[PDB]
Molecule: TRNA-TYR
RNA sequence: GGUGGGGUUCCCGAGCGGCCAAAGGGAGCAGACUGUAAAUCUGCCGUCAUCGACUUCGAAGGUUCGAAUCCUUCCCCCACCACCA
Numbered sequence: 001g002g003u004g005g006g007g008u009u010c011c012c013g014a015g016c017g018g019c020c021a022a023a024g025g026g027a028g029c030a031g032a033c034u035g036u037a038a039a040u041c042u043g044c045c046g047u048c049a050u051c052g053a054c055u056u057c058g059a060a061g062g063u064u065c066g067a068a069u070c071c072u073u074c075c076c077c078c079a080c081c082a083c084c085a
Stems, first nucleotide, its partner, number of pairs: 001081002007075001011025002018065001028044005047053002058074005
């Protein structure tokens, strides 16, 4: 170098073309409980900001009224494939 199936906030992780900054968990951050802790419960956890304004799905480009989801580009990857007689 070939086609099969993937990449999900720091780790883990479910996800339907309408609801995905996206929740179920971990860090982490506070408050309560305690003599003080550990543990366990609560609450903050994208960027402010009331709402909601407004990004990200490995990078990007299409597609569509709308993409984390369909389509290729760059790849980053384990299951697998490239004489032979």